RNA sequence: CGGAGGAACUACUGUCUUCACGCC
RNA sequence: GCGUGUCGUGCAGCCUCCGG
Numbered sequence: 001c002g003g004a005g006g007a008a009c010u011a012c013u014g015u016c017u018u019c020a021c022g023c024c
Numbered sequence: 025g026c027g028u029g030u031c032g033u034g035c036a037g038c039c040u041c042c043g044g
Stems, first nucleotide, its partner, number of pairs: 001043006012037004016032001019029005
C1' cells in the first nucleotide's frame, strides 16, 4: 500500500463536496 | 488560491487476517 472481515459512526477530527461572505 | 462560515447520517479514522 491493495484485499477480505470486524467495530464504531445522525457527533468529533481530518478531508472532499455545495453555497455565500471576506482577503490578495 | 487562502480563509470564515454553510451544504452534507459525503468519505476515512480503531481492530483482525490475507497478499505485496
An RNA structure, in which 44 nucleotides are resolved. The entry also models strontium ions. Sample source: This sequence of RNA naturally exists in hepatitis C virus. Method: X-ray diffraction, resolution 2.32 angstroms. The entry became public in 2008. The entry is indexed under HCV, IRES, subdoamin IIa, RNA, Strontium, Hepatitis. The 2008 paper behind the entry is "Structure of hepatitis C virus IRES subdomain IIa".